RNA sequence: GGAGAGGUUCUAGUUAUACCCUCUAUAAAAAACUAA
Repeated sequence: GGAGAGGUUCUAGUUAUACCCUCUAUAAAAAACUAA
């Protein structure tokens, strides 16, 4: 429900023009990306 959820990294990850991975209840598998 193409809603919502956490987020690896490494800063916040958001409309900022935004961009990306798994999951579906809740956090845990992850690299490439994003504005300084």
The RNA has 36 modelled nucleotides. The entry is indexed under preQ1, riboswitch, RNA, aptamer, pseudoknot. Primary citation: Kang et al., Mol.Cell (2009), "Structural Insights into Riboswitch Control of the Biosynthesis of Queuosine, a Modified Nucleotide Found in the Anticodon of tRNA". The model includes bound 7-DEAZA-7-AMINOMETHYL-GUANINE (PRF). It comes from the structure "Solution structure of a preQ1 riboswitch (Class I) aptamer bound to preQ1". Method: solution NMR. The entry became public in 2010. The entry is an ensemble of 20 models.